[PDB]
Context: one part of a larger RNA, bound to proteins that are not shown
C1' cells in the first nucleotide's frame, strides 16, 4: 500500500505521551486521515514555475577599505576672528604664528574701492554691496 | 560669521567594492618530444632481376654490327626484422590523453637507428603543414612589470521606520556607456503665488464639413 | 474651355467644433506651487485604449502622441492569465456591509418572480451567399361577382412576323409586338427538335368551398463549416416553459475596498510639555535610489571591578520577552575562563559569485 504535482499553510477526526482535574475533561508535548489554497530561491528582465542563469549539502573564509585632498551636513569650542605645521620638548601638556581660512570687490591688467569694468559718456549695462 | 577640531554623506589621486580575459613588456630557462645539422658508431632474413663494362666467335677496308658467354647495376622486384600509417571494424569516464586487431606501405636507400653535439622565441629549424620548437605554438616556457586593463558578465553578508522614480529630451566614435536637463529623496527659504470648479477674455484650423484655391471624377448642354 | 447638375483629397480650404491650451476673477477643499543647497537612481520598457504614420486598418509588428495598468501592486474576477475589470495589502480577529463578478452540482449565494423569444446543445469560433425555420411589425393585391392550390375542357387564325441563318417555324441572336375568332389564348414564359414535331406554362370557362398571394423591415435560429497524441471551440459535470437568450424587478453571495473591535507606527496641531502625560487629523504596497531608528559580533577603556569549580567560553534543549536584528533564564554536556554599563574602534553579520579549502 485506490492514490497524482514547490511537499507547505489555514483548518481537522483518530492515536500515543506527560500532568493535573474528584477523574477521559482541558492544558503541554509527538504523529496528521480528511478539506480549502498553494508553480522553489536567486540572478536578469518589458515580461520567468520557466524547458534562462547559479547552486550536490555542510562547515570554515570569501566583496565598497586605507591614505591624503576638497565640498556639504551634524556637533563641540573659540568667535571679527579662528588655527599653528614642520620642529623643540624631561614628549596627548607646554612652547613654535611660519603660513591657511574668515573679514570686498570690480576688471585681461595696470588700477581703483563700496564700489568698479565698459564708455566721448558722469548715460545705460555687467559683476558686486 | 566665520574657522580649527570629531563624527557623517559626495567627490579627486592612489589596485579604490570583490572575481575574471585573449593580451603587451623585460629578464632567464629550454633541443632528454620535436625539426634541421655535425661528429662517431650500427641495422636490415630469404628470394629475384640481370645495365654497363669485360671475353670469345664472326663480321667490317677501318670503325661498325652480330651471336655466344660473362658480369653484377639498380632512390630495382618481391618479402621479415626495422622504418611507416592508406582502409575499416572496436575502443572513446580507453588496456593507451592517439592504442589494439585485421588489411596496408617503404624494406641498398633523398633508408632506419645508437651515443655526443649544434641552432633559442619575432628567434631557431622547416622535401613548406604555419608544420615543429618537451603531451604547450599566427610567437614556448617561467618568473617579473602585475593586483595589467575589462563602459562587459556574475557576485556583494544583520533589522526596523519613512518616501520614493526612470527607461523621456538634448549631445556624444553615440546607440547595452556617459553628461545637462526632466523624474526621486533628503536639508533649508517661502507661504498660497498650486491644484480642482463656476463665470468669464484670447489665438486656432483638427474632427466634421465643402468644392471658393490647387488638383482630380462622372453625366448632360455648348 | 464654359454652363447645369455631381463625387473626391496627409502636402485642396468658402468654413469649422468638442477638447486642450494662454489668462482673469470668485468660493471651498486639500500633506499646493516656487527657490537654494546635499545624496542619488534612470536614459532596453511592454501591454491595454484613443489619435495617426508604416505594414497588409497582418502581427504578441514597428514609430510616434496620448491615457491606464505592469514595471516597482498583492487581493476578488476574467477556468488557467503582468499590462483586461473591480480595488491600492500596518498588524491581529471564526464580526458586519459592499465592487467587479456571481447565485442547479463540482463552489458561497435564486432550480427567485414577470413577459416572451430560440429547438440549433445555438447559447458554448468563422464570411460572401443560399433556404418555403421560427417570431413580431408597417403597408399592399385578390376573394361568396367565388380568391390560392389540386382536378377537367379550351390554349385558337393571319403565321414559319420581318431579319439573320446551313437552318431560324412561339423558344440562337437583332427589330416588332400588330390584328381577328373569343370565355381566353404570348409574335410566348420553360422543356424539347438540326428546323419541324411534340410536352407544357400564361390566360379563360367549369369543379371546389373561404380565406388566400407576394414583396418590405425587425429579433432569435438554419447551411455554407476540413487536420494532424485524447473528447478538445461551455473549466466540467450536465442543462431546453433552461441552468440559454431579451427586457424588467426583487433577494443575496462575493475582495487584503469600506465598515466593527484590539494593538503598533510616520507626520502634523493642542496642552503638566527633549516620551511626561493624553488626544485629535491625515496617513504607513512598493524595485532603483534617498532619508531615519536600531540589533549582534572582535577589541580598547571603564576593570587591581564585577561574575566564574558551589562549575567560565563554547556545544545541545526547553520556557520567556521584544516590532525586528535579538535579549534573558534554565536543564544537559563542558571542564577555565567570561564580561554588566557607557564610551571608542571595526578582519563587524553569508546562500548563490561554473566562488575557496576541507568533509561527506
Nucleotide at each position: 500500500a485506490c492514490a497524482a504535482g514547490c511537499a507547505g499553510u489555514a483548518g481537522g477526526a483518530g492515536c500515543c505521551u506527560c500532568a493535573a482535574u474528584u477523574u477521559a475533561u482541558u492544558g503541554g508535548g509527538g504523529u496528521g486521515a480528511c478539506u480549502g489554497c498553494g508553480u522553489a530561491c536567486c540572478u536578469u528582465u518589458u515580461g520567468u514555475a520557466u524547458a534562462a542563469u547559479g547552486g550536490g549539502u555542510c562547515a570554515g573564509c570569501g566583496a565598497c577599505u586605507u591614505a591624503u585632498a576638497u565640498u556639504c551636513u551634524g556637533u563641540a569650542g573659540c568667535a571679527a576672528g579662528g588655527u599653528u605645521a614642520a620642529c623643540c620638548g624631561u614628549u596627548u601638556a607646554g612652547g613654535g604664528g611660519a603660513g591657511c581660512c574668515g573679514u570686498a570687490g570690480g576688471g585681461a591688467a595696470a588700477c581703483c574701492g563700496a564700489g568698479u569694468c565698459u564708455u566721448a559718456a558722469u548715460a545705460g549695462g555687467g559683476c558686486g554691496u | 560669521a566665520g574657522u580649527u577640531g570629531c563624527a557623517g554623506g559626495g567627490u579627486a589621486u592612489a589596485g579604490a567594492c570583490c572575481c575574471g580575459a585573449a593580451a603587451c613588456c623585460g629578464a632567464g630557462u629550454g633541443a632528454u618530444c620535436u625539426a634541421u645539422c655535425c661528429a662517431u658508431g650500427a641495422g636490415c632474413a630469404g628470394g629475384u632481376u640481370g645495365a654497363a663494362a669485360g671475353u670469345g666467335c664472326c663480321g667490317u677496308a677501318a670503325c661498325a654490327g652480330g651471336c655466344a658467354c660473362c658480369g653484377g647495376a639498380g632512390g630495382a622486384c618481391c618479402g621479415a626484422a626495422c622504418c611507416c600509417a592508406c582502409u575499416g571494424u572496436c575502443g572513446u569516464u580507453g588496456a593507451a590523453a592517439a592504442g589494439c586487431c585485421a588489411g596496408g606501405g617503404g624494406a641498398u636507400g633523398a633508408c632506419u637507428u645508437g651515443u655526443g653535439g649544434a641552432u633559442a622565441g619575432g628567434g631557431g629549424u622547416g622535401a613548406a603543414a604555419g608544420g615543429c620548437u618537451a603531451a604547450u605554438c599566427a610567437a614556448a616556457c617561467u618568473c617579473g612589470g602585475u593586483g595589467a586593463u575589462a563602459g562587459c558578465u556574475g557576485g556583494u553578508u544583520c533589522u526596523c521606520c519613512c518616501c520614493g522614480a526612470a527607461a523621456g529630451c538634448u549631445a556624444u566614435u553615440u546607440a547595452g556607456g556617459u553628461a545637462g536637463c526632466g523624474c526621486c529623496u533628503c536639508g533649508g527659504a517661502c507661504g498660497a503665488a498650486u491644484a480642482c470648479c463656476a463665470u468669464u477674455g484670447g489665438g486656432g484650423g483638427u474632427a466634421g464639413a465643402g468644392c471658393a484655391c490647387u488638383g482630380u471624377u462622372u453625366c448632360g448642354g455648348c | 474651355a464654359c454652363c447645369g447638375a455631381u463625387g473626391c483629397a496627409a502636402a485642396c480650404u468658402c468654413c469649422g467644433a468638442a477638447u486642450a491650451c494662454c489668462g482673469a476673477u470668485g468660493a471651498g477643499u486639500a500633506a499646493u506651487a516656487u527657490c537654494c543647497g546635499g545624496g542619488a537612481g534612470a536614459c532596453a520598457c511592454a501591454c491595454g485604449g484613443c489619435g495617426g504614420g508604416u505594414g497588409c486598418u497582418a502581427a504578441c509588428g514597428u514609430c510616434c502622441g496620448u491615457c491606464g495598468u505592469g514595471g516597482a501592486g498583492a487581493g476578488g474576477g476574467a477556468a488557467a492569465c503582468a499590462a483586461c475589470c473591480c480595488a491600492g495589502a500596518c498588524c491581529g480577529c471564526c464580526a458586519g456591509c459592499u465592487a467587479a463578478g456571481g447565485c442547479c452540482c463540482c463552489a458561497a449565494a435564486u432550480u427567485c418572480c414577470u413577459a416572451g423569444u430560440u429547438a440549433a446543445g445555438u447559447g458554448g469560433g468563422a464570411a460572401a451567399c443560399g433556404a418555403g425555420g421560427u417570431g413580431g411589425g408597417a403597408a399592399g393585391g385578390c376573394a361568396u361577382a367565388g380568391a390560392c392550390a389540386g382536378c377537367u375542357a379550351g390554349g385558337a387564325g393571319g403565321u414559319u412576323g420581318g431579319c439573320u441563318u446551313a437552318g431560324a417555324a412561339g423558344c440562337a441572336g437583332c427589330c416588332a409586338u400588330c390584328c381577328u375568332u373569343u370565355a381566353a389564348a404570348g409574335a410566348a414564359a420553360g422543356c424539347g427538335u438540326a428546323a419541324u414535331a411534340g410536352c407544357u406554362c400564361a390566360c379563360u370557362a367549369g369543379u371546389c368551398g373561404a380565406g388566400u398571394c407576394g414583396g418590405c423591415c425587425u429579433g432569435c435560429g438554419c447551411g455554407g463549416a476540413a487536420g494532424a497524441u485524447g473528447u478538445a471551440a461551455c473549466g466540467g459535470g450536465g442543462c431546453u416553459c433552461a441552468a440559454a437568450c431579451u427586457a424588467g424587478g426583487a433577494g443575496c453571495c462575493g475582495a487584503a475596498g469600506c465598515u466593527g473591535c484590539g494593538g503598533a507606527u510616520u507626520u502634523g496641531a493642542a496642552a503638566c510639555u527633549u516620551g511626561u502625560u493624553u488626544u485629535c487629523a491625515a496617513g504607513u504596497g512598493g524595485u532603483a535610489g534617498g532619508g531615519g531608528a536600531g540589533c549582534g559580533u572582535u577589541g580598547u577603556g571603564u576593570a587591581a571591578g564585577c561574575c566564574u569549580g558551589u562549575g567560565a567560553a563554547g556545544g545541545u534543549g526547553u520556557g520567556u520577552c521584544g516590532u525586528a536584528a535579538g535579549g534573558c533564564a534554565u536543564g544537559c554536556u563542558g571542564g577555565a575562563g567570561g564580561u554588566a554599563u557607557c564610551a571608542c574602534a571595526a578582519g563587524a553579520g553569508c546562500g548563490a559569485a561554473u566562488g575557496c579549502u576541507g568533509a561527506c
23S rRNA, nucleotides 509 to 1245 from Psychrobacter urativorans: 711 nucleotides with solved positions. Among the 52 different proteins in the entry, which are not shown, are Small ribosomal subunit protein uS14, Large ribosomal subunit protein uL14 and Large ribosomal subunit protein bL28. Released in 2024, the model rests on cryo-electron microscopy data to a resolution of 2.62 A. Helena-Bueno et al. published it in Nature in 2024: "A new family of bacterial ribosome hibernation factors". It holds a match to the Rfam family "Bacterial large subunit ribosomal RNA". On this family, see Yusupov et al., Science 2001: "Crystal structure of the ribosome at 5.5 A resolution". Entry title: Cryo-EM structure of P. urativorans 70S ribosome in complex with hibernation factors Balon and RaiA (structure 1).